[PDB]
Context: one part of a larger RNA, bound to proteins that are not shown
Parts: sequence; structure tokens; C1' cells
RNA sequence: ACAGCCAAGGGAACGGGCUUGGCGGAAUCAGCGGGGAAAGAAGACCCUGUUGAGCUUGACUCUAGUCUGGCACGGUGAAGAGACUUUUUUCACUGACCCGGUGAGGCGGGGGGGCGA
RNA sequence: GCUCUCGCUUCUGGCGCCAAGCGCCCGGCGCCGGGCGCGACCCGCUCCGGGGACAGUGCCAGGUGGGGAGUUUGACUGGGGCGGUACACCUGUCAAACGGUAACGCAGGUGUCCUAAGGCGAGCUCAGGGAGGACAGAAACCUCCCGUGGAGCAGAAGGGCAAAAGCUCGCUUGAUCUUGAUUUUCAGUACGAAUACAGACCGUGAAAGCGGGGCCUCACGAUCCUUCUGACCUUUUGGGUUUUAAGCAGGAGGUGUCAGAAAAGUUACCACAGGGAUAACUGGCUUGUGGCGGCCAAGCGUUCAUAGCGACGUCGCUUUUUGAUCCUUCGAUGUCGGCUCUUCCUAUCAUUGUGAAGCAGAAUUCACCAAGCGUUGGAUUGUUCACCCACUAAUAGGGAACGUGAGCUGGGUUUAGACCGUCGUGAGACAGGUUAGUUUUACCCUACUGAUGAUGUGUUGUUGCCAUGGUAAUCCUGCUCAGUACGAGAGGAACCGCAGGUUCAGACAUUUGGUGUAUGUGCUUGGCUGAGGAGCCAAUGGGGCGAAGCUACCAUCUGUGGGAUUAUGACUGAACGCCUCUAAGUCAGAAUCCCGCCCAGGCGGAACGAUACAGCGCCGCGGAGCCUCGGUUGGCCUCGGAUAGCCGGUCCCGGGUCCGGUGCGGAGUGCCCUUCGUCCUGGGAAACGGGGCGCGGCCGGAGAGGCGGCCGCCCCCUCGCCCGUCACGCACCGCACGUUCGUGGGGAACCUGGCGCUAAACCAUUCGUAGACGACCUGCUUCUGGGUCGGGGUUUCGUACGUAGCAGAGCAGCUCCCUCGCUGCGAUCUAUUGAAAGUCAGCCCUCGACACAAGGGUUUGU
Repeated sequence: ACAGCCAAGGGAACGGGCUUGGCGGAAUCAGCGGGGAAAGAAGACCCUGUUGAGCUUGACUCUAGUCUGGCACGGUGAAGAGACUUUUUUCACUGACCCGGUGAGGCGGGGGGGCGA
Repeated sequence: GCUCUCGCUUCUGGCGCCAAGCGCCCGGCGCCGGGCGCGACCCGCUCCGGGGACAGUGCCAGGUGGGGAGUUUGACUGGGGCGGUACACCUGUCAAACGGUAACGCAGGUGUCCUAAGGCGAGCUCAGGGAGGACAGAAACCUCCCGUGGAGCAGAAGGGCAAAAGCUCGCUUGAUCUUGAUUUUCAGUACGAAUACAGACCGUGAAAGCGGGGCCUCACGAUCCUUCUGACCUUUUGGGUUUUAAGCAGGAGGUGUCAGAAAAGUUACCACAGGGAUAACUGGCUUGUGGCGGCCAAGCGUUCAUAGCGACGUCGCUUUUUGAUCCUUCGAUGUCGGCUCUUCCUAUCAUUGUGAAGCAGAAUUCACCAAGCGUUGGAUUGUUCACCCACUAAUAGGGAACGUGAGCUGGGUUUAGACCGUCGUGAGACAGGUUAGUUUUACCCUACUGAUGAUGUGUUGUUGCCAUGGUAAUCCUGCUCAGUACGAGAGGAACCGCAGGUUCAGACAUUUGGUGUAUGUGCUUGGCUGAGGAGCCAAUGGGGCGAAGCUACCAUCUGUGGGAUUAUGACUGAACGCCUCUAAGUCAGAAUCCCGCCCAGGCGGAACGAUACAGCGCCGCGGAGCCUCGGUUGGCCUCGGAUAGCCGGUCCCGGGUCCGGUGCGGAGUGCCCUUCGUCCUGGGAAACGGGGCGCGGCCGGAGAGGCGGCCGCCCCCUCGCCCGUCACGCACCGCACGUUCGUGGGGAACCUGGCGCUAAACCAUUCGUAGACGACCUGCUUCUGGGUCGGGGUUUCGUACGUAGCAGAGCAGCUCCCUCGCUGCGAUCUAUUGAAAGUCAGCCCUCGACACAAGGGUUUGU
């Protein structure tokens, strides 16, 4: 799949069919859940695969990010120190670059009366 | 002069800009306008501050970096994991006398060691034992003797080895440089190891020789890459020189998963491909283990093997255990227990019948036949088990896919949530505890339970029979026996008999109990119809009581006889001159078995009734033809039986006698019928005969009689039987299915005669003893009938509506009243009123009323 009554045997070791027996009488109705190892689903368990994915880490290779050195933008004065003019350490400087504020509103130096010293 | 001084706003919840003022101008006609400056200082190169060559950015370098990415996370394996390594090697065994030969077969080894433990040569002899020798012994050293290896040879085992392969001295580096061949593993590839040579250079020895490691069988490693060594070597890219680089040849550094990837977990949140090649439940084989028996007889049993036991042994069964296995299923067999329900097993707990005892009685124990019938209610626990309480005649053991999930339940296990302990760095794990967690489908086939129905017998009905299948009763108390038997006592039965009960089974509803929507009848809440009355609504408003029905050990009733026998006990009685329950032959004998009783009633029979108003039956062979199914080819018409005996005749009272037969001859190895037909013609047999579906009568037979006779009268024939005379017939020319039964069975149609015969069933309808639907039970012009109402009976509830009351807690009114009245309101009460309402629809009886009822529809024949 075809089907649909059983016992036992043998058998892929629990047959609806095979063997041997028991037997077998249309077409159906309401029920029922013993069977059909009933149906639903390429078993989730278990194993295998040189198939995976989620996740961890003291796996193996990496990697963003960070940490640190180097060169570049990157300048001006001093002082020290040096293995000879340059290299360095500290100190300042401002113009690069950076921040903050503002409707970019009174900054810096000088001058006057001035009030007091 | 030098530092300051370059600041104008602080009791209060007000106000605050778009110039006053002073100049200097310029117009217009002193007046009308306009402008400019000062009031409000001048200069200046970054708006004001704050950082600042740092930060920051860009590029490179080092660190950190499960935050993120990618990938891996061996194999074998009596499932996998854990353990082991059987993953590269070696010895012995297995291995079955060539070799080869497996397992997670056995016993072991190995990843080294060695300038000698390699190589020669020479000389020696070992393990051990004995006998001796100052200290000196169980062991010191010395000496002789014995010593076939019993020692040693680096190590595992095996083989080998004695002027040696051992031990000790001498000299040495053959453990070196080379190219091939061969062996071993084997594909006859590689590595490894090994063996014979050959060419060099060497060692040793007087020499023959021997030696290219270890006495032999193990001791180890590709490509790529790196490194080193070697050739007055080759390239290094247009030529040349020099570095560097690349090559050719030989070593090394290493792959032990050892023919050689570079590699950690977890997943219960899990995925996919597959796998019964492989685990978990079921089944199967096996039966160690579990469970149950046997045999033998040391012992126990005061005595005493065996009443009851049973050590040391040993032989089995069983498949409810678990191991062991891996045969079936992984495109799925729902997986523990309980609940429910049936059946089976016996290896018997009780009950019936018995046997045994260390059986006086009682109780108890051991066996036999036996599975008929029973084996319970509870606490804790998911439990199976366990344990306890109580009852009991007893509280036995099992099976059925560890019976049973489209039967339930979901307590144990039990995916995803969560908590604790232990483990883990962690994710997570736990064959540890805890809590929460969706249980799907039948309408198919079968089985089963019920329900119609089907095949026959002509139709149809009624009454019955029984094949077969089911089967049912069970156990206990009390009284009595009898406080007897028995016993020293304590205690203490039984049969008969009686009275009841348990469990089950079948029914039933008088009674009691339940039910109750009779929607019966009262009561009552909320609402609704204007109130009264009468009612309805609230998914049956709620409640009391309740007919009928249906129903309960929740009331009542009923439950049964044989037969053959088992265990056993016997009888008679041999074998075996005794004995014996047995061999032959007999008897008693049971909860078992079979039957009855009881339930169902067969593709099973029977008896009987009615059988159709132009059909049907019967009588005919009465005829004519058909259709269809085929077999068949002479009969046997009857004793009962015995078998170690039968049969047949016969004389005397079915017998005894007697006479026969007996491989049955009065015989189934048998008997009976026989068929060419006729005509001529004789003789026998016959003559009491033959023939008639001849009529008429009688009798027998019932287990399924379906049949068999005997007579009377008629009627034809003297033929048919044997042996003969006599001739004849389609003599169809060698040839099959011929010959019977047979007027066969069955089905239709036709003619011919007679004699007859005039129905049911179903439906529709009604019923309710019945009912899912079908089915079943009933009724329907008659002495009518049955329906519908009515009436009566019964019964259920509890006293209707109206009306009346000098009944009523009280209140309101009327006062000419009344002389303490009389009108109202008013739940309730009392009388009318056991009233009113209901009552078969499945209650009873009517004869009152009123109708209606021989009306339909469909089929059926020997």
C1' cells in the first nucleotide's frame, strides 16, 4: 500500500495476510475505547558528523579603545650643565594652537582738574 | 619735588535712554531754521581674560586589551563520558608442529645505557658445594678437590655462548670514508633496523684472519624551514671585481596522535544532517545474581539421621529481579505509581475432601487432590515496597508491552523561572534538597455491548423443540451437642439439628428514605399591571410540604439437584506355596470436573391454522412444445452378538437333550434379476397360474413414519421359464458420445378436462406493559366500540374570594346626638369553610353529554 475474525508455530526474536489448526452468512443502527506496535511531527534524550550557533575563559590567533616613547606641526629670550659651536635641564616670553566670556562696551600706557597722601 | 591721587552709585520692593548747558559757525525774514565742537581727555598692534610650545592632531613603535572578531576544543572504545592506550616499537604465549593470524586476550618491556660495556690478540674459568688453615665466627683471606654452565654476558623475555660471546691484561678507534645489491615491515613504497659484497684508509695478531659499533631479536622521524660541514665547485640576470645571496652533497634542530594540523570550555536557551551501524523503557536469547525445589547424610531434635529439620557437597527448574548482550524500533511503540476493570497462573493464605506428627483435647506444623470461591478498612509516604493500628475464615504469591494515558489523575521523575549546599576562575554542572510549570484527535476497520435485519421451508401467523455457547452462589457466627468426649489439672471439641448473618447474584417499590418543574398547593422578598381581586417577571426568585414515576443493603424479596470420579481409605486376590488396595476384578469417595436448574436460541428441525372474485390449489401423464441444471449406466427388503468360540436343525419341560456344520457353502470370496425381437412348431415346467398406474376394502410401520403388505370383485393372457424345429427384421457395407435411472430436477407459457377455494401481511392510525431510531406490547360498528368532556372515587396542600362580626394593639372624627354613643383607618383573628385549588397526561370507576368509527395506502401463490 492492499486491507481488516482468532490460537500456536516459525520469522528482522509480540502477524490482518505465511504454515498448521479453530472456522467463515448479506446490508446496517446507536454506543465503545481492546487492537490497528492508530493519527499528529524526517526523535528533543543518546550517539555520530572533521555541520553549526548562543555564551564563558588561564585556549589559539587577532582587534576597537586606551597607556607610553619617537618624529612632525613648533616658535622667542635667558640662565645653568655638556663628552665642542651645538646638545641638554630649569626659568620666563607669545604669535601657532587651546579654553572661557560677551549684543566681542570702556583694555594698555600717558595726560588734567581732582579728593585724600 | 617722590609716592600715593586717575574710583563720585549701600537706611528703603520709587525714578533713570532718545543732552541740558556752554561755545563756534551758517543761512532764512530782531525773529525763524540748520550745522559743528565741548560736555563724554589723548594715543596704541592683537575684543577681554585664561592657558601656551605643553596640550592636541597626524604617522610609526611597545604595553594592556574576552569590550569585540574569527576559529578549534584528537581517535580507539562490548553505547558515550570517566579510566586505560590495545595510537610507534620489542620478547614469550594464544596460534590449531612451514609462514601468516583477532579481542580493552594473558605475562612483561621500551623513548635509554656504553672510550668501552666498541675492535682485535693473549691468558684464564664460572654459580655452588666439600674438606682444611693464627686471631677469624653465619659471612675477611689462603689451599686442594668436585663442578655441562646450575654463573655471567647494561636492561624485558626468549635463543646463543666454556683453551668462549664470560673474567682479567696488552694495543687501539672498523662507532671512520664510499657507490650499488639484498633482507625484514610490505603495496612487495618509505623510514627504521639488518645481512652479504666491492673500493679506500686503518687497528690488532707471529699469522690464518678478524673488525665498518654493542652476542641476536627493540632503543626511533618526511616535505618546508633553519644551521653546520665539504668542492682553489655552479649561478647572482649588459660586462668585470668584491661582499651577500641562491644552489649541489652529507649531518643536526621534530613532529610519542610516532607516514608527521598550530588549538580550551559550556549549553537545561539550543540548531541541523543523519543514525536502531549506538544508549535509555518494552520484547527476545542467557541465568551469574535474585526466587523456588531435589539428592546424599555429619549433625539438631532429652532418646532417635530423616516428625520437623539439614552442615560439607552436589543436581535442577523458573523469568516477577538485576547484571550480561545489542537482534527489533530514532521520517517516535507516550516512560513510574495510584485509580477503575476483566481474565489467567499455582509455587495453597483460607475454605471442601484427605494423609503425617515430637497429633490426648485445644491450638499448631508437614504433605496430597485442588485455583471453585475469597483474600479487607485505615495513619505516614509519589511510592512499588516498608511499617504500624484495627478487623477477619484468611488478610497468599504472581502474569497479561514491569496489563491498562484518544481511560483518568499528574504525586515521583519531570524543558524554559527561581532558592540552597557542594563543585568550577567562569559560563555552568550535581545519579543531592526545594518551589512554580498547556496532558491534543475516533466520525474509519475490527473487537465488544446492545438494536434492526438477512438465507431457507409457496405465503403468512400461532404454539413449541434444542444443537451450540454462557453458567453462580459464598463463607461465618449463635444455640444445642456439652462444659460432655479428652485430660492429673489447666483447659476443651465434633456430626445431626436449629436460628441468623457476611460477600456476591437476580429482582422489586406495599412500606420507610431520597428525588420532585405534576411547575401540585400554601408561604415570602424586590418589581410590574391605578388599587382590591387575579397574576406575571427575577436564565427553576427563594422556601415549606408533596401525588405519580424512578430509585437505596438507605426499604423489601429470592438464590436449587445429580452423575462419573481425584486424593485417599478399603474388598477380593495372584504374581512370590505366605503377604499385598492392583496385576485381572470390585467398593466408598470431594468447595474440582460434566450435567441439571438458570440465560441466549443455528444458513437447525417439528406440529398446526388460514390461504387472495378471476385468480389459486388438486386430480390427469392429458397433450403439445419449449427453457435450464446436471449426474448416472441392474438389485440385495433388516438377527443379535460372540471371538479362549460361533451357526443350524431337533426330542422332552424360551430351555435342557440330540444331530449337523465350522478356514464360515444356510458362504457378501455370497445371493437375486438377466434384456436380441418375433413367426413357425414340438417336448418339458406349469394348470393352486400370469397381466393389469383395474377398482374396492383391510392391515402394518412414528427415531426422520413419506414406506410396506394382505384380501374381494372385475378384467384380459394360456403367452412369457428351460431344451428343441422354422425362418424373418435397414444385413446401413471394420470405427467414438451406444445401453439405463428417466414420465429426472428446476422455470415459464399453451390447449384439454374434472373437483375445488375466496385470504393475510406490511404501512398509516392508536397504545405505553415498550422505546435513541427501527423493534416490541396493544385498540379500531359486536352483547356495539373506543375517544373527548363532565360526574363520582382517590389523594395533595391546608381553610379560598366575597360578606359578616359588640374579635382586634391603637389612632382619628362627629356631639341636638349620645348617657357612653356611632362613623372611620387598622396587620391580624373568628364564622361562612377539612374550605378552595389541583388530580393521568402512564391513577380508579363511569354509561350522563358529544362526536366518530368497512376508510385508505403498499405487497404477497405450492
Molecule: 28S rRNA, nucleotides 3844 to 5034
Organism: Homo sapiens